[PDB]
Solved structure of RNA (Single guide RNA) with a sequence from Scytonema hofmannii, together with DNA, 259 nucleotides shown. It was solved by cryo-electron microscopy to 3.65 angstrom. The depositors describe the entry as "Cryo-EM structure of the Cas12k-sgRNA-dsDNA complex". It was solved together with Cas12k.
RNA sequence: AGCGCCGCAAUUCAUGCUGCUUGCAGCCUCUGAAUUUUG
RNA sequence: AAAUGAGGGUUAGUUUGACUGUAUAAAUACAGUCUUGCUUUCUGACCCUGGUAGCUGCU
RNA sequence: CCCUGAUGCUGCUGUCAAUAGACAGGAUAGGUGCGCUCCCAGCAAUAAGGG
RNA sequence: GCGGAUGUACUGC
RNA sequence: AGUGGCUACUGAAUCACCCCCGAUCAAGGGGGAACCCUCCAAAAGGUGGGUUGAAAGGAGAAGUCAU
DNA sequence: ATGACTTCTCAACCTCCTAC
DNA sequence: GTAGGAGGTT
Numbered sequence: 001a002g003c004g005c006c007g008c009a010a011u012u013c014a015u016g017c018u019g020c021u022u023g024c025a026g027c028c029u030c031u032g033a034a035u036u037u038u039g
Numbered sequence: 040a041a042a043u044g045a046g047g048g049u050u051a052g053u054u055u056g057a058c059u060g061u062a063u064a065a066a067u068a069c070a071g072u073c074u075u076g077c078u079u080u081c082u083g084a085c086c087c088u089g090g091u092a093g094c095u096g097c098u
Numbered sequence: 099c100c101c102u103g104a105u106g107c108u109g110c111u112g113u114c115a116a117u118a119g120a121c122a123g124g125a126u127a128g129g130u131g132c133g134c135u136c137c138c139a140g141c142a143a144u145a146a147g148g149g
Numbered sequence: 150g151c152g153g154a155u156g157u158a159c160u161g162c
Numbered sequence: 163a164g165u166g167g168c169u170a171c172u173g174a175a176u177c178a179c180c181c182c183c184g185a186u187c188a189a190g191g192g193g194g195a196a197c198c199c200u201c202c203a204a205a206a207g208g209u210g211g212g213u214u215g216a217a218a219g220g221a222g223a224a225g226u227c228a229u
Numbered sequence: 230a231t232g233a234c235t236t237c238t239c240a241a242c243c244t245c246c247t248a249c
Numbered sequence: 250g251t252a253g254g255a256g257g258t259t
Stems, first nucleotide, its partner, number of pairs: 004132002009036006016027002047086003056073007077219001079217001081215001082178001091170005097164002100148003106141004110123005150162004179194001181192003196213004201208002220239003225234004240259010
């Protein structure tokens, strides 16, 4: 250094969130999916 | 900067059970009765990194 | 058995001894946060080759 | 390759 | 003189809070530390209970394949 | 000689012989 | 005489 694993942060989100317009809009407090970085 | 991760073993090891009712129209929770020790799976804790004898391959 | 391999094994901490080898602690056992068919070193036997 | 060894034989190094 | 393999006796844990005794085809008993709840209760303390990890289950016998 | 795959299997009533 | 144990049998 190649590969495999954890989750730290960020982004897109939902299998999440409340009112229903009960099927479409927003959001990331919680629960989770995809990508980059990271010790 | 939080987690995965630890070399070899150590248990009749706790729970995750069954039935009866109440509530959730159902997932599920609560109340009561009985109880058992099988094959496993992880976490945590514990001792050691060994002492004796015999047999046996080669260089 | 001397040199040269594929492949494979070992690797924690402290104290005496340069060292082999002994005495304690003790799994936080050589690695980027973590293990591995991956590399980091040492080692190793045999009708693997050569002298 | 070396000694042991008569030998292409065997043993260690 | 160095290399690997096998066997028997074998040593420590034989514990899920931690100890003592006892059972290992059988059976548990006793005491103690910490925390929580309730009563007694001025307080300290004493009575009663619980905690001191969590999961899964179809077994028997056989061949087959790949290296 | 060693891990997955798989095909099999997973009975039920009836009758005879004791016992107090 | 009913209840339990051993054996049959497709």